[PDB]
Context: bound to proteins that are not shown
Molecule: H/ACA RNA
RNA sequence: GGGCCACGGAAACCGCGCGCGGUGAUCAAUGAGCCGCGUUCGCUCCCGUGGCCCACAA
RNA sequence: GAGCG
RNA sequence: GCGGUUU
Numbered sequence: 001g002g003g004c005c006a007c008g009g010a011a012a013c014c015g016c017g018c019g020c021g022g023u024g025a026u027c028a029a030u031g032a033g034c035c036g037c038g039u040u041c042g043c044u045c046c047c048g049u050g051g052c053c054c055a056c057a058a
Numbered sequence: 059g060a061g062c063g
Numbered sequence: 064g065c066g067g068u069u070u
Stems, first nucleotide, its partner, number of pairs: 001054009011069004017039007042062004
Other pairs, nucleotide, nucleotide, family: 015065cWW016040cWH024031tSS024032tHS025028tWS025031tHS041063cWW053055cHS055057cHS065066cHS
């Protein structure tokens, strides 16, 4: 130099939705409406750091 | 840092 | 499946 592997390439709040807790409804009780609390995975390129190999298969 | 689901 | 406001 090259390949492969690991880690990094933002954080905090809000909203919907959804979940839980509470209440429990003039066809959503397999949960309404309302209140409060929670809640969003990774992958591929490329780049940085670090590690393991350089192995046409004997 | 650039994209997909 | 993330839509937003902030350094």